Keywords: ROQ domain, winged-helix domain, RNA binding, Tnf CDE RNA, RNA BINDING PROTEIN, RNA BINDING PROTEIN-RNA complex. This is an experimental structure of RNA, with 19 nucleotides shown. Crystallisation conditions: 200 mM NaCl, 100 mM Bis-Tris, 25% PEG3350, pH 5.5, VAPOR DIFFUSION, HANGING DROP, temperature 293K. The structure was determined by X-ray diffraction at 3 angstrom resolution and released in 2014. The 2014 paper behind the entry is "Structural basis for RNA recognition in roquin-mediated post-transcriptional gene regulation".
Context: bound to proteins that are not shown
RNA sequence: AUGUUUUCUGUGAAAACGG
Numbered sequence: 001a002u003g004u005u006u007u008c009u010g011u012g013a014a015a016a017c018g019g
Stems, first nucleotide, its partner, number of pairs: 003017006
Other pairs, nucleotide, nucleotide, family: 001019tHS002018cWH
C1' cells in the first nucleotide's frame, strides 16, 4: 500500500493495528 478495527451528536471527523 491493500485492508481490518476503535471513538464520535458526523450529507462526516479523528485515530490505531496489519505490514